[PDB]
Context: bound to proteins that are not shown
RNA sequence: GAGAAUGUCGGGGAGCCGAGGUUGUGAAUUGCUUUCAAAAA
RNA sequence: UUUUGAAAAGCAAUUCACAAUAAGGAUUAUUCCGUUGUGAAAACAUUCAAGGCGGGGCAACUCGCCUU
RNA sequence: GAGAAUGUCGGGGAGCCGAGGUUGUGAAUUGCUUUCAAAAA
RNA sequence: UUUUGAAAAGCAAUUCACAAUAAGGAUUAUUCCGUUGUGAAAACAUUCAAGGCGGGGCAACUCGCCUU
DNA sequence: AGACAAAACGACGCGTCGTTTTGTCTCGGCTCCCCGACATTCTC
DNA sequence: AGACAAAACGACGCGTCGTTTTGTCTCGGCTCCCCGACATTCTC
Numbered sequence: 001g002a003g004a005a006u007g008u009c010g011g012g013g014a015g016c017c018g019a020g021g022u023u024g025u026g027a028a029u030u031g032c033u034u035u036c037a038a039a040a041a
Numbered sequence: 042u043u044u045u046g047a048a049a050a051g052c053a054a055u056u057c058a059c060a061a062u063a064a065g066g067a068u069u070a071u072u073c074c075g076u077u078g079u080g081a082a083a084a085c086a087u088u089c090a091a092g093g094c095g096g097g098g099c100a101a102c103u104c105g106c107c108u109u
Numbered sequence: 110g111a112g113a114a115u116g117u118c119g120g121g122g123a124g125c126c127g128a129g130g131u132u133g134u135g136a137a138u139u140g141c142u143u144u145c146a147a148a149a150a
Numbered sequence: 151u152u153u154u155g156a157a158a159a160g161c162a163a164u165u166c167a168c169a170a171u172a173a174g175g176a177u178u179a180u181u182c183c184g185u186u187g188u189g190a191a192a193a194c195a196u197u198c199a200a201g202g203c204g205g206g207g208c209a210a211c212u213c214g215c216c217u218u
Numbered sequence: 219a220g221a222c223a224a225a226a227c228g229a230c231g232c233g234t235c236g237t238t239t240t241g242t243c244t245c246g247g248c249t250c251c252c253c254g255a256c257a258t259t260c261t262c
Numbered sequence: 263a264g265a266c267a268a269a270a271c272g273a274c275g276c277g278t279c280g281t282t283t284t285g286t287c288t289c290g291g292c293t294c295c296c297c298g299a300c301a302t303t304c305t306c
Stems, first nucleotide, its partner, number of pairs: 001306020021062015038045004065074003077086003090109008110262006117255013130171015147154004174183003186195003199218008221286007229278001232275011
C1' cells in the first nucleotide's frame, strides 16, 4: 500500500404515508364603509 | 346638517363542506412526468436481455439459483 | 337685346423702385448676474 | 458672513459697418424661379411662328404697317 | 439564512389633460393693361 | 379685425431617479440502498 472479516461515527440517494397553512366556491352568524332607500330632529 | 329602518355592493371575522396547491402534458396502470446533472443533438442520464430451475402467498406480484 | 362713340364710378392683374423693422457678425461705451480671483471688515 | 479690485462667461442697452430677410434651385443675361389656379400626367396655365416694309436713338433695345 | 425582489420613500422635478389666453410685419411713390356698373346719341 | 398656433394656468397628479428597507411555507413517522472516515484480526 492492497484485499477480506468485525464494530464505531457521518453523509448522499430513492421510496411508502400523515397534519397544517394559503387561495377560491358555497353556507350559518356578526360587523366597518358607500350608495339606493324610507322615517324622524 | 344629524339619528333610525329596508336592499345592494366592497372588505372582513369565527366554524363547516368542497376545489387547487409549482403554470402544464400523459395514461386508465389500483402508472406517471414537471425545481437534479451533461450539453446543442432540444439529444440524453437518472428504469432496461434471453431463457430455464426454484421459495412465497386468494393470486396479482414478490424473492433466489443456474448458462449465454 | 346687340354694335359703336363720348364722359362718370369701381375692381383685377402685371411691372420699375424707396425706407424701416427683425435675426446674426464685428466694434465703441456703460450696465445686471454668476464664477474665478486677490485686498479688507 | 459683508465691502472694494483684476479676468471670463451669460444677458443686455445707445450708435455704426456688415450678412440674411420665406427653407432652397438655376444662370453670368446688366436673366430668374419659389405664398396663384387646375389636377395625377408631379403634368400644366400664367412668355411663345415665319418673313418683309418702316419710325427711334451712341447702339444694345424699343415701337408700327403689310402677306401666310 | 442569506441574499434576491420589490415595495416604500422622500425627494425634487416634471407632466396633467381641460381650458383659457395671447400673439399675429409696416409703410411710400409711380406706370400700364384688362374688365365691370351706371349716364347720352345713332344704326339693326 | 379674424381666427389659428401655442404659451400659460390648475391643482392635481401621476410618474421617476437613487437609495433603503422589507419579506421570503412548516413540521411528523418511518424503510432501504450506496458511499465516506476511524478502531481490531487475518494474507500478501

Shown are 306 nucleotides from a PDB entry: RNA (sgRNA) with a sequence from a Chryseobacterium, together with DNA. Ions in the entry include magnesium. The 2024 paper behind the entry is "Pro-CRISPR PcrIIC1-associated Cas9 system for enhanced bacterial immunity". Released in 2024, the model rests on cryo-electron microscopy data to a resolution of 2.82 A. The depositors describe the entry as "Structure of CbCas9-PcrIIC1 complex bound to 62-bp DNA substrate (symmetric 20-nt complementary)".